Solved structure of RNA (16S rRNA, nucleotides 8 to 930) from Bacillus subtilis subsp. subtilis str. 168, 923 nucleotides shown. The entry has 44 different proteins, among them 30S ribosomal protein S17, 30S ribosomal protein S19 and Large ribosomal subunit protein bL27. Ions in the entry include zinc, magnesium and potassium. Keywords: Stalling, Nascent chain, elongation arrest, regulation, RIBOSOME. Rfam match: Bacterial small subunit ribosomal RNA. Clan: SSU clan. On this family, see Yusupov et al., Science 2001: "Crystal structure of the ribosome at 5.5 A resolution".

Context: one part of a larger RNA
RNA sequence: GGAGAGUUUGAUCCUGGCUCAGGACGAACGCUGGCGGCGUGCCUAAUACAUGCAAGUCGAGCGGACAGAUGGGAGCUUGCUCCCUGAUGUUAGCGGCGGACGGGUGAGUAACACGUGGGUAACCUGCCUGUAAGACUGGGAUAACUCCGGGAAACCGGGGCUAAUACCGGAUGGUUGUUUGAACCGCAUGGUUCAAACAUAAAAGGUGGCUUCGGCUACCACUUACAGAUGGACCCGCGGCGCAUUAGCUAGUUGGUGAGGUAACGGCUCACCAAGGCGACGAUGCGUAGCCGACCUGAGAGGGUGAUCGGCCACACUGGGACUGAGACACGGCCCAGACUCCUACGGGAGGCAGCAGUAGGGAAUCUUCCGCAAUGGACGAAAGUCUGACGGAGCAACGCCGCGUGAGUGAUGAAGGUUUUCGGAUCGUAAAGCUCUGUUGUUAGGGAAGAACAAGUGCCGUUCGAAUAGGGCGGUACCUUGACGGUACCUAACCAGAAAGCCACGGCUAACUACGUGCCAGCAGCCGCGGUAAUACGUAGGUGGCAAGCGUUGUCCGGAAUUAUUGGGCGUAAAGGGCUCGCAGGCGGUUUCUUAAGUCUGAUGUGAAAGCCCCCGGCUCAACCGGGGAGGGUCAUUGGAAACUGGGGAACUUGAGUGCAGAAGAGGAGAGUGGAAUUCCACGUGUAGCGGUGAAAUGCGUAGAGAUGUGGAGGAACACCAGUGGCGAAGGCGACUCUCUGGUCUGUAACUGACGCUGAGGAGCGAAAGCGUGGGGAGCGAACAGGAUUAGAUACCCUGGUAGUCCACGCCGUAAACGAUGAGUGCUAAGUGUUAGGGGGUUUCCGCCCCUUAGUGCUGCAGCUAACGCAUUAAGCACUCCGCCUGGGGAGUACGGUCGCAAGACUGAAACUCAAAGGAAU
Repeated sequence: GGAGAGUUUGAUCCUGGCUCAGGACGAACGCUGGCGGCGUGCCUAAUACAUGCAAGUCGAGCGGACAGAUGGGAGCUUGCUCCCUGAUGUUAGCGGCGGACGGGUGAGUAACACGUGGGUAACCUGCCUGUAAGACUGGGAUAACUCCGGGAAACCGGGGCUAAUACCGGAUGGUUGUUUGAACCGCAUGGUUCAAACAUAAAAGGUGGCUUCGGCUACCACUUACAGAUGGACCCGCGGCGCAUUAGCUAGUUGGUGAGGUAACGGCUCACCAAGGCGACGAUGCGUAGCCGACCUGAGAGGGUGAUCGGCCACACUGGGACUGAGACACGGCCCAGACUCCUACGGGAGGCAGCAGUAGGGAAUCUUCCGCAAUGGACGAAAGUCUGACGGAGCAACGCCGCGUGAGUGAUGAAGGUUUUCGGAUCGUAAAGCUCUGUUGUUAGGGAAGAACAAGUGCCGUUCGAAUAGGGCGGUACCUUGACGGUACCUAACCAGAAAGCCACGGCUAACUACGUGCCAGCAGCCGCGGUAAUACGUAGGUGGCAAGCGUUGUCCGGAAUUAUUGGGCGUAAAGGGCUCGCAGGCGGUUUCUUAAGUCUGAUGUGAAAGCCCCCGGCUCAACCGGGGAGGGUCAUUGGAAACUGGGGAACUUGAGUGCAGAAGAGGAGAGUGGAAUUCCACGUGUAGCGGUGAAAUGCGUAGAGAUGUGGAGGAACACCAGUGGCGAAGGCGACUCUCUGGUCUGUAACUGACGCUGAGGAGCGAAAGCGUGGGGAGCGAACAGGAUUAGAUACCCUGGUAGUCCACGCCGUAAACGAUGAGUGCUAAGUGUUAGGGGGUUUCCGCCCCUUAGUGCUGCAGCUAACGCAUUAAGCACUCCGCCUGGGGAGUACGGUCGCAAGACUGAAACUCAAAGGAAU
């Protein structure tokens, strides 16, 4: 920590599919619908988009307009005007930072893209915060503003200017380069530290306060080194998709050398050399795909998914390129090209909704053209603050999950009231009838949240800087201030349990029936199946178990399905043993001993985010939820052991496997020759009317003399008897005799070898019959074909003829119920009895009998196995190794593609669609 059921039959067991009960979801559609709280909401067209809004900020860089007016001035209708540039304010324009984030989508990608791995000696690293040097001295330009010319215009070019915290000059700078040496070393390329020379390289000041007006400060802030940190870059082991009906791919390809480029290593780029690299451990191609945390399911192994939420990656209308920089080779930039939208008085401009909302279109289907930065986080700034469709909220939608409910409780008329009818009823039903008790919530009015920390502004005090009491900043310390939701959650209190029950199911699986109307109609159906005039499964009408505003229906995934079986299945007859060998690769391998330590095992250390699920689990009233410490997480490193087993090396052994030696049997094969019997034809003798054939006939053959009989000749094919569950062979097969050549097997002996073995995808070979090619041969037989019958017909069976073919040589084909429907090898596990070829041993002179024994070949039969039938030392038993094959029936051994073939065809081999069965054995 693991449940089954229905359905093949008349009934059965088995095999085997199918179907169902479970869970899940971004769902859709019906019908129905009350509220609340969390969550979720373009999966289709990475289609096109109207409109608005989504990144702007810093006036303490900035000259400048345009304001301000503390005051003087101000003509003077006290009505209005003003002339100076108040403190300083608004900040087009210039300068800085950010805009490379945040947000979106998953198009591409089968890749070091990702998930688990290194150099950090191959890199980079602004901002932030430290420790370490400085902002010193040269100027020169240019926006705006103005002047001029354009532009109907949109936008813009000249001229003179002005500023800057914009830019450039020079000294001295530890960085950097070069060289001169050292020191010290690693993992090779090296690295780290130090010293001199040569060369190069720095800044910026704007605020408030104090100046002894020499200056000295301080937050901010400019610039330089050694740091830390942070975020990027490259590299690598190992992982994780389908198709071989994708087998060859590659030519900067593979390595070198040199040069260049890059932050950086490198065919990264190029020149010049070679000829490599990759691939059956699946290259290449095609298809599909973002990967991961996770998620769904499951006892687990596994399987599926990768919306929402987090991380890595990639992309930004399509495509190319660089610029700026610490950093894009840019999500709201530009440059260029393309297709689309807009403007353009036509020359030219502007833009990219895969940002939020929204629209059209597509679709089964997925929201508001909403409010607010109050909160959290950004960017900018010293700060106030601004900007923020990030984000917080709200709208919408039963699309989920769940609330705590929609009361509790007293109360038997069993009334009212229903559809049935054996004219009676019976159950709901203590639930309501009649109530009478409480406020989870809400039926209407009053209180009212929390969320807010503040940031600052202010007032103070220790510290460090401070010429310093300045004047700020940083630690403790006052005071101060702000809410979109929203007058919303929640409380009180009435009107008061009033507002808050639902949907589906009720043959069986799975707890749950009767009227009527249809009448194989109408209709039903997940499966089995219902309806043809009495339907417990259809139309209606009345009637009841689960879960709880929904549940039905359709779609997808996992389960059930030990139904692809590693866990955990099979192949005699159910689907399934390759027709049989030889064998390459591969897989697997006797015994001992030694050694090794890749595998195996084991200790220790590092990481495997957060969320989620989960172990203890706590908190928030428990929850439909949030925190910490663990655990899992790795075929993962690194290192130290152990060494039996697997693997590697060394030494042995003889049981396996071979060799030698001695026997044995055989239709093993190839070639050449030879024999007898019979059939046929021809010739001839004798003879004469039939023969032949069938179920019965007839066609045939016969008086041109058949048949029969005798003799001879020609030719082809096959080998009576022997002959036998006899023999031999890998299988197919092999049958007269002889010779030639030649393969294997068995027995015995153990002299020799010393695992040399087994299996074997692909490959190669052999392979009945039929068939095919060329050339032979052709008696008998005989597809086709003809004729005779038969018959309803008879393109059959029967009869008479008869071509290919059967035979031979050579070549091809490559299939059979090529069967034992039983792959090969090895071992082990009762007996009994035949038979083939051997061997040994009995008393025996052998023969013969008897015992034992090896290798075949049969029968019977234990244990065991089997659904049963059956198998049973020749296993279908018990085991191990390797190969082949199966996964419901049809479709179909079909189609397409490919290979082979002269062709016939063989081999390889689907899908759509369709059914709920096909099957096996036995009764």